This is an experimental structure of RNA, with 22 nucleotides shown. It was solved by solution-state NMR. It comes from the structure "Solution structure of the stem-loop IIId of GBV-B IRES".

[PDB]
RNA sequence: GGAUGGUUGGGGUUAGCCAUCC
Numbered sequence: 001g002g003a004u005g006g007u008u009g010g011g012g013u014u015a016g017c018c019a020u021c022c
Base pairs, nucleotide, nucleotide: 001022002021003020004019005018006017007016008015009014
Other pairs, nucleotide, nucleotide, family: none
C1' cells in the first nucleotide's frame, strides 16, 4: 500500500483503530 472481519467518530460520502491475510 491492498483485502476481509470486529470497531470508533458517524454524514450516505468519509477517516481512524484493533485482529487476521499478502